[PDB]
RNA sequence: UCCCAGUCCACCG
RNA sequence: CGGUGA
RNA sequence: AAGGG
Numbered sequence: 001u002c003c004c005a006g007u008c009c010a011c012c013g
Numbered sequence: 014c015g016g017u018g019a
Numbered sequence: 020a021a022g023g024g
Stems, first nucleotide, its partner, number of pairs: 002024003009018005
């Protein structure tokens, strides 16, 4: 560098 | 509640 | 974010 993405954030409905 | 991004 | 890989 990358893969995850029960809280937080942003946008949409 | 659903979707997306982070 | 935290944590795992």